Annotation
An RNA from Chaetomium thermophilum: 98 nucleotides with solved positions. The work is reported in "Mechanism of 5S RNP recruitment and helicase-surveilled rRNA maturation during pre-60S biogenesis" (Lau et al., Embo Rep., 2023). The entry also models zinc ions.
[PDB]
Context: bound to proteins that are not shown
RNA sequence: CAACCAUCAAGCCCUGGGCUUGUGUUGGGGACCCGCGGCUGCUCGCGGGCCCUGAAAAGCAGUGGCGGGCUCGCU
RNA sequence: GGCGGGUGCCAGCCGUAAAACCC
Numbered sequence: 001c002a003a004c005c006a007u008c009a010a011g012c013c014c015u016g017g018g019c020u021u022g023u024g025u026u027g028g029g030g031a032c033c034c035g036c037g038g039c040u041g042c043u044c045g046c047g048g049g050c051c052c053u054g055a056a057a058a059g060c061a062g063u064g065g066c067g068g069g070c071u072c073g074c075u
Numbered sequence: 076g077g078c079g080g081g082u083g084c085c086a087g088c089c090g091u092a093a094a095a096c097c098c
Stems, first nucleotide, its partner, number of pairs: 008022005013016001026056001027053004032049007064089003067085002069082007
C1' cells in the first nucleotide's frame, strides 16, 4: 500500500438485428516450429505456434531527432 | 540583455527532415 476506464454509450445499415470506434496487458527460461525484414557471412530484429515458472530475478544499455536546464567564451 | 559549442541531462514529446506543450 483503499477504491476509482463504460455497471454502456455514440454513429451507421436495408427499422431488427447486426456492423464500426471507445488501446488497455509482469518478467524471465527451453540443449523446441515457422513467416517476414537485415547481415558477404556466423547471426541480429518484427510476428505468431508448443512448454515451464510463488507478483520468481546477480552485467551485457541501444535507436535518430524536436524543443528545454548547468555551463566555456564573444557583444 | 543579444550570439556561437558542450553536457553517465529532461518524473517533456515525436520517429528520424519536422512538430506539439510550457512560460

Keywords: Ribosome, Ribosome biogenesis, pre-60S ribosome.